[PDB]
RNA sequence: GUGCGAAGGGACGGUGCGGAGAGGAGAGCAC
Ligand code: 74G
Repeated sequence: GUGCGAAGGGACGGUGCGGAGAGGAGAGCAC
C1' cells in the first nucleotide's frame, strides 16, 4: 500500500473556531 471489516490522520482536516477526549491514546487478520 491492498483486501476483508462498522472500526482514522497530524510527514498534517483543526497545536484544537471541537472533545486534553462530548466518539477513537487512534481494532484485528490476510496479502
Ligand atoms: C496537535 N505521536 O505523531 C497533536 N489528542 O497515539 C498530534 N488540545 O494520539 C500529535 N499535532 O494526540 C501526534 N496538532 C504526535 C505523534 C506518535 C505516537 C502514539 C499513538 C495515538 O498537528 C498537530 C498535535 S493533535 C493537535 O502516537 C493517539 C494520536 C495523536 N492525537 C492526539 C490528539 C488525544 C488523543 C487521545 C486521547 C486524548 C487526546 S487529547 C488530544 C490532543 C490535544 C491537543 C494537542 C496539542 C495541543 C492542543 C491540544 C487543545 C486538545 C487536545
Solved structure of RNA, 31 nucleotides shown.
Released in 2017, the model rests on X-ray diffraction data to a resolution of 1.7 angstrom.
It comes from the structure "Co-crystal structure of the fluorogenic RNA Mango".
Crystals were grown from: 50 mM HEPES pH 7.5, 0.25 M KCL, 1.4 Ammonium Acetate, 2.5 mM Barium Chloride.
Primary citation: Trachman et al., Nat. Chem. Biol. (2017), "Structural basis for high-affinity fluorophore binding and activation by RNA Mango".
Ions in the entry include potassium and phosphate.
Keywords: quadruplex fluorescent RNA, RNA.